Record summary: The RNA (28S rRNA, nucleotides 1312 to 2356) from Oryctolagus cuniculus has 860 modelled nucleotides. The structure was determined by electron microscopy at 2.8 angstrom resolution and released in 2024. It holds a match to the Rfam family "Eukaryotic large subunit ribosomal RNA". Its family is annotated with structural constituent of ribosome and ribosome in the Gene Ontology. The 2024 paper behind the entry is "Structural mechanism of angiogenin activation by the ribosome". NCBI's taxonomy places the organism under Eukaryota, Metazoa, Gnathostomata, Amniota, Oryctolagus. The entry has 75 different proteins, among them 60S ribosomal protein L18a, 40S ribosomal protein S27 and 60S ribosomal protein L26. The reconstruction used 101,572 particles.

[PDB]
Context: one part of a larger RNA, bound to proteins that are not shown
RNA sequence: ACCCGUCUUGAAACACGGACCAAGGAGUCUAACACGUGCGCGAGUCGGGGGCU
RNA sequence: ACGAAAGCCGCCGUGGCGCAAUGAAGGUGAAGGCCGG
RNA sequence: CCGGCCGAGGUGGGAUCCCGAGGCCUUCCAGUCCGCCGAGGGCGCACCACCGGCCCGUCUCGCCCGCCGCGCCGGGGAGGUGGAGCACGAGCGCACGUGUUAGGACCCGAAAGAUGGUGAACUAUGCCUGGGCAGGGCGAAGCCAGAGGAAACUCUGGUGGAGGUCCGUAGCGGUCCUGACGUGCGAAUCGGUCGUCCGACCUGGGUAUAGGGGCGAAAGACUAAUCGAACCAUCUAGUAGCUGGUUCCCUCCAAAGUUUCCCUCAGGAUAGCUGGCGCUCUCCGCAGUUUUAUCCGGUAAAGCGAAUGAUUAGAGGUCUUGGGGCCGAAACGAUCUCAACCUAUUCUCAAACUUUAAAUGGGUAAGAAGCCCGGCUCGCUGGUGUGGAGCCGGGCGUGGAAUGCGAGUGCCUAGUGGGCCACUUUUGGUAAGCAGAACUGGCGCUGCGGGAUGAACCGAACGCCGGGUUAAGGCGCCCGAUGCCGACGCUCAUCAGACCCCAGAAAAGGUGUUGGUUGAUAUAGACAGCAGGAUGGUGGCCAUGGAAGUCGGAAUCCGCUAAGGAGUGUGUAACAACUCACCUGCCGAAUCAACUAGCCCUGAAAAUGGAUGGCGCUGGAGCGUCGGGCCCAUACCCGGCCGUCGCUGGCAGUCGGCAGAGCGAGAAAGAGAG
RNA sequence: GGACGCUACGCCGCGACGAGUAGGAGGGCCGCUGCGGUGAGCCUUGAAGCCUAGGGCGCGGGCCCGGGUGGAGCCGCCGCAGGUGCAGAUCUUGGU
Numbered sequence: 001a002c003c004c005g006u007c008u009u010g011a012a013a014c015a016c017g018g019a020c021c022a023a024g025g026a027g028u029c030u031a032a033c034a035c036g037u038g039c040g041c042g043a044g045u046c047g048g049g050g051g052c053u
Numbered sequence: 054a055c056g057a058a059a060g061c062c063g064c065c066g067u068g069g070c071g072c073a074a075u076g077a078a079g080g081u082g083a084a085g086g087c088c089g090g
Numbered sequence: 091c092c093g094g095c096c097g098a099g100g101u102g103g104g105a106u107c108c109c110g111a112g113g114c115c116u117u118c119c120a121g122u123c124c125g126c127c128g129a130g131g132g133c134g135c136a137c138c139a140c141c142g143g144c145c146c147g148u149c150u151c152g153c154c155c156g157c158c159g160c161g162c163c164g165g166g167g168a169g170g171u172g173g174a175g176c177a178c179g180a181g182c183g184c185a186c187g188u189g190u191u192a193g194g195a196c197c198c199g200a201a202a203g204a205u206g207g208u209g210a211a212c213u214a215u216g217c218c219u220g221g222g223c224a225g226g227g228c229g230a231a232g233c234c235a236g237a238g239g240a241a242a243c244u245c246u247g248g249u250g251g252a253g254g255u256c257c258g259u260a261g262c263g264g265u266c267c268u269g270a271c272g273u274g275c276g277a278a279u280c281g282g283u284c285g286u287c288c289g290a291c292c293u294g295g296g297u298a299u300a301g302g303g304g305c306g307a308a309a310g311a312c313u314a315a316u317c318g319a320a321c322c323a324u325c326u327a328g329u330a331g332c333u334g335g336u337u338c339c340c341u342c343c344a345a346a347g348u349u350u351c352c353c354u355c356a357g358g359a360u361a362g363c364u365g366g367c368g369c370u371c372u373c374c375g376c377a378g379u380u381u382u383a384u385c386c387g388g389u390a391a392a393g394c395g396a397a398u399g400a401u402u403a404g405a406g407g408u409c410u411u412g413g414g415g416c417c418g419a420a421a422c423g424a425u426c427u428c429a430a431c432c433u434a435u436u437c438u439c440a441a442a443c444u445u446u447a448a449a450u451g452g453g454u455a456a457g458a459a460g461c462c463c464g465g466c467u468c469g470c471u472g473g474u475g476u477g478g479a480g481c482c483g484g485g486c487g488u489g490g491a492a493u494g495c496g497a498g499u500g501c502c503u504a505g506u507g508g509g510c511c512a513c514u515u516u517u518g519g520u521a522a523g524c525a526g527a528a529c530u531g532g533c534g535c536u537g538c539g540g541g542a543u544g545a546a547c548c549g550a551a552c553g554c555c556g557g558g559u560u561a562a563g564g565c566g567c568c569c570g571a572u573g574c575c576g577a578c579g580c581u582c583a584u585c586a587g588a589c590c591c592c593a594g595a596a597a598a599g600g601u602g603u604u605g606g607u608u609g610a611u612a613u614a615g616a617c618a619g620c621a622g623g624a625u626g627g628u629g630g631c632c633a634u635g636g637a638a639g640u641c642g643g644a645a646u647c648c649g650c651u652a653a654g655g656a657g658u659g660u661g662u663a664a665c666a667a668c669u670c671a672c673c674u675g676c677c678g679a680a681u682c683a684a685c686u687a688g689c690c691c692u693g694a695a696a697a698u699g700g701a702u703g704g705c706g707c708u709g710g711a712g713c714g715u716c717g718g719g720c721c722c723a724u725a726c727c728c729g730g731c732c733g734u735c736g737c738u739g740g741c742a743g744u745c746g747g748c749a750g751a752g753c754g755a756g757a758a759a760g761a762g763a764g
Numbered sequence: 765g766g767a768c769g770c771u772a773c774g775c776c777g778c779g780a781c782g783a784g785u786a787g788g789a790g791g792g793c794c795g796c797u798g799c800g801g802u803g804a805g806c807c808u809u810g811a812a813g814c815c816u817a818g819g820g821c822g823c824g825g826g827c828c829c830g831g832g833u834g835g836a837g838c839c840g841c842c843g844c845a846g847g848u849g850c851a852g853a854u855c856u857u858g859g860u
Stems, first nucleotide, its partner, number of pairs: 003018004019860006029193013044070003049065001050062003074081002085096006099141005107132003112127003122763002124760001143176002145173007153166004196335002199332001203325006214299009225257003228253001232249007261286003266282002269280002301317001303313002338792006348361001350359003362506002365502007375495003379492002381456006391446001392444002398440002403435001405433003410430003415426001460486009470477001509533004514528002517525002538549003553731007563721003566705003572718001574717001576716005587707001598692003602689010619676001621674003626648002655670001732782006739776003794849001796846008805838002813833004818829004
Other pairs, nucleotide, nucleotide, family: 004851tWS007011tWH008010tHS009509tSS009545tWS011015tHS025850tWS025853tHS026335tSS026850tWH027336cWS028195tWS042180tWS043071tWS043179tHS046048tHS047049tHS047063tWH053059cWW066067cWS066068cWS073082tSS076078tHS076079tHS080146tWS083175tWS084097tHS104136tHS105134tHS106133cWW110128tWS110129tHS111128tHS113758tWS113759tWS121764cWS157159tSS158159cHH193195tHS198333cWW200329tWH201328tWW202326cWW209301tWH209314tHS210213tWS210299tWH210304tWS214305tSS223289cWW224258tHS229250tWS229251tSS229252tHS230251tHS231250tHS239241tHS239242tHS260287tHS264265cHS264283cWS265283cWW271276cWS275279cWS300303cSS301320tHS302319tHS305311cWW306309tWS339824cSS344786tHS345785tWH346506tSS347534tHS349360cWW364503cWW387450cWW388389cHS389448tWH390447tWS393396cHS394440tWH396444cWS397443cWS400438cWW401437cWS402436cWW404434cWW409422tWS414427tWW415427cWW416425cWW418421tHS457460cSS457490tHS458487tWS458490cWH471476cWW474476tWS504787cSS505786cSS510546tWS513529cWW516526cWS519521tHS519522tHS532546cSS533545cSS536551cWH539561tWS541591tWS543593tWH544592tWW544593tWS547590cWS549561cSS560722tHS560723tWH562722tWW564571tSS565571tSS570721cSS581710tWW583708tWW585694tHS588706cWW596694tHH597693tHS612679tWS618677cWS624670tHS624671tHS628656cWH630645cWH631644cWW632643cWW635663tSS636663tSS638664cHS639657cSS639668tWH640668cWW651652tHS651653tHS652673cSS654655tHS654671tWS699700cHS702705cHH706711tWS710712cHS742772tWS743753cWH744769tWH746749cSS746766tWS747766tWS784785cHS792825tSS794825tSS795848cWS807836tWS808836tWH810834tWS810835tWS810836tHS811835tHS811837tSS812834tHS822824tHS851852cHS
C1' cells in the first nucleotide's frame, strides 16, 4: 500500500464493462478553404489538357 | 525492361490566379504646385 | 484661360547607417597616418498613430465651360458622407503541417422509412371430396285399450322414440391444484381433477384468400416457434445534440464549467481562459501594491423631542367640536365631566424611510506626448491680430513620490461552456450534507506532513539523492519524540474527561467543591448548642354572661434593670402554669444572607457488540495557564546528478624558427605605425 | 620542438527553475511494414522466429550480447510511403 477502465462536483465503491490467452481492432482518403512553414520563379506565375521524340 | 517514367513544345499560355476598384445598373475608374500673358 | 519650370504628401516615434566638440602611455616634447570612443547633430527601413490627398457610389451648394447634330446634350468645381479602394507591386506554382467542413468520415449501435419479391406444410375462414362418434337416463308428437261423460272432452295403462336433451367412453378441449417440471421429456410438456361428446360436432386430402393485404362467433386474435402490420434481399456502412471504446516513450506549457444569441436547457455559435508560431524593440515603459493630492458613494451604524410611515404612555390647554347629563325653560354662564383637537414631553421601530454617516472600496493625477517664449494659417468665433484651433521656430533634463519588473504587438488555435467546498457578507426556508447569490482562496487538475479514518480543514505544493533544520501537529504504549527531579492550580463522575473543520445536547437545578461580588452581626464579646430571668404600675382604657398579653380591632408609655412586648403558638366561661421576643454563664473565634462564575453532577431514552483511534489513564496519559527539551514533510538551507529555460553567453585564435605562448579588466577607447 | 579540441545541427561556461487532468507543442540513435540509395553488410561454419534462474545499456519507449531451439533468409544507415504500436469497446475469431 483498496481494482483497473470509465462517466462524474465526487469511485475502493452496495455505479457500469472485465473469467483467462493469442491474433484482429478505431481521426482515414478525396475535394474545398484558411493560416503557418519550406522551395522555385517573380509583375508575373503555372502545362495540370494536348502535341513532339 | 525500368518507361504508365523522364525530356521537350510558347506562333501549344488558350486559360487560371495576380496586376484596379466601385455601383443595383447605365457606367465611371486612382498627386499636385509655381512662374508669365 | 494659354506658355515655361518644379514636379509624387506631411507630423510623431523609429532598428540600423552618417557627421564629429572632443579624447585614447616608456627618456622628454613637438609630432602625422590608421584604428577606436564619444557629447551632440543628421538622413531615416519596416511598422504604428495621426493629418492631408486621389478613385467609385451618394448628397448638398454653386459657378462655369465644350462642340458635327447648342438640348431633357457633354465636361468640370467646392464641401460632407458610403466602399472588401489608391497612395513606387507580391503574387503564382509545388510541398508539408494544423484547423473547419462536405462525403460511410474516428469505430460500433437504433425504434423506423422505401423498392422488389417469397410464403395458408402451422394457424384463420369459405368451398370440393372422403372418414368418424361405447353404453345408459329423461320420454315429446303419433298410436292402442280401458274407464267417465248428453256433449265437449277428461282420466288410467301401454306403445312410440323426438331433442343444438342429460350421465358418460373414444375423440375434441384445457378448469383447478395457481400440483409436477422450470440450464425440463418438452423454446408450453406431465399427473390428478375437469368441459363437451348427434351438432354452431371432430377430422384427412384437394382448393381459394398474401402484407397496410388476407382471415377473424372479435382476443388486435391468426397469417410457418415471427404480428398494434410477416419473412427475404436491396436502398444501406440509413440518421443519432445519446451510451461504449479510441493502441509507444520522454520533455515543455496548461485550462473551463462563465458572458451574449439560439424551439436553447444532455447541444451549438460567440467572448473569456490555453497553446503554438513568431515578429518589433530594450540592455523607456509597465503594475490584482502603497504614498501624496483630488473627486465619487448612501451600505454598517445612527436618527425619530428631523420629513414620510408605524407606535406606548401619561401631562398642560381650549369649547376648537361632540358624546349622557348635572342647577339651568334655556344660555361657550357655571358644573363635574368623557372624548377627540392642539402644545410641550415620553416608550419602540423600518429591505422597498431618512437629516447625518463610516470602514473596506471606485475614478483621476504625480512631466519631455511637459512647461515657456516668438511667428504664421482659418471660410470658424467676433466691439478689438477678439476667442479658439491648427501650424511652424526656439529655449529649457535634478527624468520631478515609494517599491518591483524588459516590454510591445499580430496571426492560427484546441479543450471547456453539468461544477463543488470553505471564511466573511447574504436571499428563500422550521431546518437540511437544502435551494440561490457576492468576495477571495481551494477541490476539480494535486501528491506530501498533520487531523486515527477522509476530494475541500491546518501546514506545505512535488526532477533524482546525501546532510542539516523546521511548519502544522505532537512526545505513557501501539508510535519517531518529555525516562523534564517540568511550574501553578482545578476536578471523583454507580454516564468522568480528553484538541480547528468534527461528527453530539438545552432550559432549569445542586448545603459537591473552588474562587469572587455585595450587604449585614462580632472581643461595650460573635453564630450554633446547653440553662436561668421572662415582670412592676396593670387583672389597661372603648368591650362582651365572661377573656387579666394568650378570642377580634381603635391605642400602644415608664420605674426596678444586664431584660421582658400593655404581647408570638398550643388550651379552659375567665383564671393558675409555661414558652416567646428580650437578657446574663461557659465554650472563644467569622458567623449569616443574597448573588456570581469555574470544574463536576442531575436534567440525559433505541434498537447486531463498540469505540477520546485502541489499550488504558485519576501525585493524569484529564481540564486551564505556561515553560525548557525533543520528534519529522517531497517545505527551507548546503552539496551531488538529470532536464528545461535564460544569458538571443563563450569558441573559426589549432594566429608556431614567415614562431613568441595575452585579453578576469570597477572606470568612453591602440600590448597600432612614422 | 609544443596534450586535448571545432559530427559549428558541434563543443563549452554561468545562473535560475521542474505538480498536472482536458488540451497544445517539441524531441525520439523508440518500434512495425514496404520502396529508392548505401553498407566490397550478415547468412547452411546456421537467417527469421521462439525459449531463457545468463551478461549488460538506456529516465523511458526499447535494445545489444551469451546459451538453447530452429532450418533460409535478414539487417544497419540516409531518404520515401503507410491498412504502423491495444487491456478494456455486454469488442471480433480461435483456444483454455